[PDB]
RNA sequence: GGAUGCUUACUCAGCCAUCC
Numbered sequence: 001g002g003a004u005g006c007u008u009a010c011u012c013a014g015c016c017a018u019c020c
Stems, first nucleotide, its partner, number of pairs: 001020004005015003
């Protein structure tokens, strides 16, 4: 940098933890 989930119900929002 990028990817995955979760919670706060929300591709309103929040946790940033972790894999590479």
An RNA structure with a sequence from Mus musculus, in which 20 nucleotides are resolved.
The depositors describe the entry as "Interaction between a fluoroquinolone derivative and RNAs with a single bulge".
NMR data were recorded at pH 6.5 and 288 K.
It was solved by solution NMR.